[PDB]
Context: bound to proteins that are not shown
């Protein structure tokens, strides 16, 4: 410098489930 | 069923 | 599934 392994942080856009609603 | 709100979680 | 930081190795 390159690859490899753990933490912890933040970020992505869909997607779940509950509570209120609505067709 | 859908679909909106909103919390809360999943990648 | 990137980024960052901190800590392990390996050529």
């Nucleotide at each position: 410098g390159a690859c490899u392994g753990a933490a912890c942080g933040a970020c992505u856009a869909a997607u779940g489930u509950g509570g209120g609603g609505a067709a | 069923u859908u679909c909106c709100c909103c919390a809360c979680a999943u990648u | 599934g990137a980024c960052g930081u901190u800590c392990a190795g390996u050529c």
Primary citation: Matthews et al., Nat.Struct.Mol.Biol. (2016), "Structures of human ADAR2 bound to dsRNA reveal base-flipping mechanism and basis for site selectivity".
Shown are 45 nucleotides from a PDB entry: RNA with a sequence from Saccharomyces cerevisiae.
Crystals were grown by vapor diffusion, hanging drop at pH 5.5.
Protein in the same entry: Double-stranded RNA-specific editase 1.
The entry is indexed under deaminase, human, hydrolase-RNA complex.
Taxonomically the source falls in Saccharomyces (Eukaryota, Dikarya, Saccharomycetes, Saccharomycetaceae).
It comes from the structure "Human Adenosine Deaminase Acting on dsRNA (ADAR2) bound to dsRNA sequence derived from S. cerevisiae BDF2 gene with AU basepair at reaction site".
Ions in the entry include zinc.
Method: X-ray crystallography, resolution 2.98 A. The entry became public in 2016.